Shown are 22 nucleotides from a PDB entry: RNA. On the sample the depositors note: This sequence is a mutant of poliovirus 3'-UTR Y-stem. Zoll et al. published it in Rna in 2007: "Breaking pseudo-twofold symmetry in the poliovirus 3'-UTR Y-stem by restoring Watson-Crick base pairs". NMR data were recorded at pH 6.8 and 300 K. Entry title: Solution structure of the poliovirus 3'-UTR Y-stem. It was solved by solution-state NMR.
């Protein structure tokens, strides 16, 4: 760090973030 869980902000969306999997 790709999918995904808590959580801050947020019509939506999704940016951010310790950890699971690979």
């Nucleotide at each position: 760090g790709g999918a995904c869980c808590u959580c801050u902000c947020g019509a939506a969306a999704g940016a951010g973030u310790g950890g699971u999997c690979c």